RNA sequence: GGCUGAGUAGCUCAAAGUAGAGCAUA
RNA sequence: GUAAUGUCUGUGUUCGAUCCACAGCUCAGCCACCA
Numbered sequence: 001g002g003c004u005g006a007g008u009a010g011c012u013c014a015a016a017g018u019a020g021a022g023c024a025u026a
Numbered sequence: 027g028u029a030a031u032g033u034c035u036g037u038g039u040u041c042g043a044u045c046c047a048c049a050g051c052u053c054a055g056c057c058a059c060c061a
Stems, first nucleotide, its partner, number of pairs: 001057007011022003025029002034050003038046001
């Protein structure tokens, strides 16, 4: 230089009709 | 024992997006220049 896969609570991980449960915090 | 804590960013589609899409940011991973 060239394609590919990832980014969510303070920290972990989850989940087109949801944002949850822990840990941490008070 | 009792409580509160959030979808990288902008831009779109669809009634509605953690989700589909686009562009960057962070990136990691894999080929290549190594002349």
Overview
This is an experimental structure of RNA (tRNA E-site) from Neurospora crassa OR74A, with 61 nucleotides shown. The depositors describe the entry as "The structure of the mitoribosome from Neurospora crassa with tRNA bound to the E-site". The 2020 paper behind the entry is "Analysis of translating mitoribosome reveals functional characteristics of translation in mitochondria of fungi". The sample was in a buffer at pH 7.5. NCBI's taxonomy places the organism under Eukaryota, Fungi, Ascomycota, Sordariomycetidae, Neurospora crassa.